[PDB]
Context: bound to proteins that are not shown
RNA sequence: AUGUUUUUUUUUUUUUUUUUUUU
RNA sequence: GAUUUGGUGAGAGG
DNA sequence: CCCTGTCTGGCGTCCTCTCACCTATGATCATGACG
DNA sequence: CGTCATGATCATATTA
DNA sequence: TTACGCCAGACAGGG
Numbered sequence: 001a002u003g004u005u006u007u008u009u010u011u012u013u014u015u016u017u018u019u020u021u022u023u
Numbered sequence: 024g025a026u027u028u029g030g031u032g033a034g035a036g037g
Numbered sequence: 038c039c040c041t042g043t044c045t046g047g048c049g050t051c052c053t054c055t056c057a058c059c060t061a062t063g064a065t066c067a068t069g070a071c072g
Numbered sequence: 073c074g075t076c077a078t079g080a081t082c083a084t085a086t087t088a
Numbered sequence: 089t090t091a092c093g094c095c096a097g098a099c100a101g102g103g
Base pairs, nucleotide, nucleotide: 029059031057034054035053036052037051038103039102040101041100042099043098044097045096046095047094048093049092062083063082064081065080066079067078068077069076070075071074
Other pairs, nucleotide, nucleotide, family: 003005tSS030058cWW032056cWW033055tWW
């Protein structure tokens, strides 16, 4: 005094079981 | 905050 | 084994109301009084 | 101080 | 203990 000097990972939308052979 | 209790045997009503 | 008698088990109304009754006796232990 | 008597309390299934 | 009574079905007596 100087930098292109290791390039890399995600777009959009319609439903599944509350109490109970009680103390 | 609750709410508590037998047979036995005479005798009467319907 | 086939009757036929005996025996012992079952059963005998509903609903209500009232009342009584539901030990006492004997034995053992403790306390008090008398000697 | 000891013994005896009386009273009170507690304890089970024909009563004979 | 003693003052029901019927029915019924099993258990047994007699033959």
Solved structure of RNA (mRNA with 24 nt long spacer), together with DNA, 103 nucleotides shown. Molodtsov et al. published it in Nat.Struct.Mol.Biol. in 2024: "Structural basis of RfaH-mediated transcription-translation coupling". The entry is indexed under transcription, translation, RfaH, gene expression, regulation, ops, ribosome, coupling. Entry title: Escherichia coli transcription-translation coupled complex class B (TTC-B) containing RfaH in loaded state, mRNA with a 24 nt long spacer, and fMet-tRNAs in E-site and P-site of the ribosome. Among the 58 different proteins in the entry, which are not shown, are 30S ribosomal protein S21, 50S ribosomal protein L16 and 50S ribosomal protein L10. Released in 2024, the model rests on electron microscopy data to a resolution of 3.2 A.